Background
Shown are 603 nucleotides from a PDB entry: RNA (23S rRNA, nucleotides 2 to 613) from Cutibacterium acnes. It was solved by cryo-EM to 2.53 angstrom. Rfam match: Bacterial large subunit ribosomal RNA. Gene Ontology terms of the family: structural constituent of ribosome and ribosome. Lomakin et al. published it in J Invest Dermatol. in 2024: "Mechanistic Basis for the Translation Inhibition of Cutibacterium acnes by Clindamycin". The reconstruction used 283,291 particles. Entry title: Cutibacterium acnes 50S ribosomal subunit with Clindamycin bound.

Context: one part of a larger RNA, bound to proteins that are not shown
């Protein structure tokens, strides 16, 4: 040199493990939030205008929180103290400059507009007024009128005066006064009413659920109830409420689902008071006897 | 008999007032008496009865009690005040921690302080003050209202469209029944004390009881609120729907429905200054004990996403 056989494959990608980061907000320890009670309160607010809000309110953009054109605030009284002008979130400009402020209890002033919203009207947080006259009334301003500040007047019930309709009695209405009380709201609990249905019955319809759930009318600090036309059973007890047993018993029920006492007896609490007649003293449909 | 006049106070049924008020009935009337000491005015029989007075009073009081009017006496909630006692030394960013050695306690329940405190702070325990309150409660005083036993039934009162009965319905153990008791409608309808009503139909008797008028505290329920406190409750997808602009964003015409979203560090010391970039982000420095605690901040799982390395393909 030819031949003729053998083995070997990661330059695209993956797998799988290890590592080292990402994302994502689990876990873990928290907590200006919650829940479920316990003791004491208080148990009602509103026409002196309420619950609950609109707008506004900051030295300056907003939103919470507080206030209301006196607007994160005036004053008055007591506490107490060196710091203060809330928060979300600081320096300005102040005031206390200790003549003690901020604070903190108590009580007062102020409290736009809506809302029972109540002068009238509305679509909440708007609008819009007073016949004509010296003007609703009172102030302020203007020559005068527009304007502005305050008060008044909602409606229902009553109460008090007056006049009394058709019409005679009256009465009804109707004119003055505001006498006095009401509207509205409110988590639970109370009283009175009206009152299901799913559901159970292994169907349903009597029955259940349930007098439940909802509603509608009323209330109070609690309501309801109460002082024997009562319970027992022969001796008795002696308002009323609640709790404990009596007892899931006696019954009761399409004797089916189910439903379900009272007496007595243990205890919490622990009042009893009025009045309505008879009889007595007291007007107006009226005295012929004291 | 004071008096007395065809009426002297006669005759109905209103309002006020004593009286009454109960069930082996009571009460009214008739009498036997008895009011609180009274200054004396009326009627009835010149008996007695009653309005009438600073002054007893056994009573009784703000109550439901047939009623509602000031000055005196105590501890309180609301706010306050006083309130005990440790320091040295290690290590740490810091001390409450080791470690040494002292106190107080009628205080050692808690919480906060840079990490686990009896003595560093709040405080606690114990006293304590409270002006104030509409204060509240109670008690004295002022004021402010005010008896009955015994006899007797002659006669007179003692809750009427009620009670009861029927009916149609409702609560009762009771679902109609042998249906007592209650109670709505709707008819019909009593007796009265020698009576009414009740003891589960319903008569008798005996027991009890006395409807048809009122009022009344506690013991009982609850909790929107205020006040202080507990918890083999919850710890951020749990606990309230809601730990934050939460009944809000947002969805609905409306009635209504209805969330999510917590942590830096001890202290903001919240990263001055320089590099690359437009910025964002990065790198250097700082600050801090810790920055890979850098504000998408404590831990920082797992899916799921990549960069490297080692086998296999």
């Nucleotide at each position: 040199c030819a031949a003729a056989g053998u083995u070997g494959u990661g330059u695209a990608g993956u797998g799988c493990g290890a590592u080292c980061g990402g994302u994502g907000g689990a876990u873990g320890c928290c907590u200006u939030g919650g829940c479920a009670c316990c003791a004491a309160g208080a148990g009602c607010c509103g026409a002196u205008g309420a619950a609950g809000g609109a707008c506004g309110u900051u030295g300056u953009g907003a939103c919470c929180u507080g206030c209301g054109a006196u607007a994160a605030g005036c004053c008055c009284u007591g506490g107490g103290g060196a710091g203060u002008u809330g928060g979300u979130g600081a320096g300005c400009g102040a005031g206390c400059u200790g003549u003690g402020a901020u604070c903190c209890g108590g009580g007062g002033g102020u409290g736009u507009c809506c809302g029972a919203a109540u002068g009238g009207g509305g679509a909440a947080a708007c609008c819009u007024g007073g016949a004509a006259u010296g003007u609703c009334c009172g102030g302020a301003g203007u020559a005068g009128u527009g304007u502005c500040c305050g008060g008044u007047g909602g409606c229902c019930c009553u109460g008090c005066c007056c006049u009394g309709a058709a019409u005679g009695u009256a009465u009804a209405g109707g004119g003055g006064u505001g006498u006095g009380g009401g509207u509205g709201g409110u988590a639970a609990c109370g009283c009175g009413g009206g009152g299901a249905a799913g559901u159970g019955a292994a169907a349903c319809a009597u029955c259940u659920u349930a007098g439940u759930a909802c509603c509608c009318g009323u209330a109070g600090g609690a309501a309801g109830a109460g002082a024997a036309a009562a319970c027992a059973a022969g001796u008795g007890u002696g308002a009323u409420u609640c709790c404990g047993u009596g007892a899931g018993u006696a019954g009761u029920g399409g004797c089916g689902a189910g439903c379900g006492a009272a007496a007595g007896c243990g205890g919490a609490g622990g009042a009893g008071g009025c009045u309505a007649a008879a009889c007595c003293g007291u007007g107006u449909g009226u005295g012929u006897g004291u | 008999c004071a008096g007395g006049u065809g009426u002297u106070g006669c005759a109905u049924g209103u309002g006020c007032g004593g009286g009454g008020u109960u069930g082996u009935g009571g009460g009214g009337g008739c009498c036997u008496u008895g009011u609180g000491g009274u200054u004396c005015u009326g009627c009835u029989g010149c008996c007695g009865c009653a309005g009438g007075a600073u002054u007893g009073g056994c009573c009784a009081g703000u109550g439901a009690g047939a009623a509602a009017u000031g000055u005196u006496g105590c501890g309180u909630g609301a706010a306050g005040g006083u309130g005990a006692a440790g320091c040295g030394u290690c290590u740490g960013g810091g001390a409450a921690g080791g470690c040494g050695u002292a106190c107080c306690g009628g205080a050692g329940u808690g919480g906060g302080u840079g990490a686990g405190a009896g003595u560093c702070c709040u405080g606690u325990a114990a006293c304590u003050g409270u002006a104030a309150g509409c204060g509240u409660g109670g008690c004295a005083c002022u004021g402010g209202u005010g008896u009955g036993g015994g006899g007797u039934u002659g006669c007179c009162c003692c809750g009427a469209g009620u009670a009861g009965c029927g009916u149609g319905g409702g609560a009762c153990u009771c679902g109609u029944g042998g249906a007592a008791u209650u109670u709505c409608g709707c008819g019909u309808g009593a007796a009265u004390c020698u009576g009414g009503c009740g003891g589960g139909a319903c008569c008798a008797c005996c027991c009890g009881u006395c409807a048809a008028g009122c009022c009344u505290a506690a013991a009982u329920a609850c909790u929107c609120c205020u006040u202080g406190g507990u918890g083999a409750c919850c710890g951020a997808u749990a606990g309230u729907g809601g730990a934050u602009g939460a009944g809000u964003a947002c969805c609905g015409u409306g009635a209504g429905g209805g969330a999510a979203g917590g942590g830096u560090g001890a202290a903001a010391a919240g990263u001055a200054c320089c590099c690359c970039g437009g910025g964002a982000g990065g790198g250097g420095a700082g600050u801090g004990a810790a920055a890979g605690a850098g504000u998408u901040c404590c831990u920082g799982a797992a899916a799921c996403c990549g960069g490297u390395c080692g086998c296999a393909u």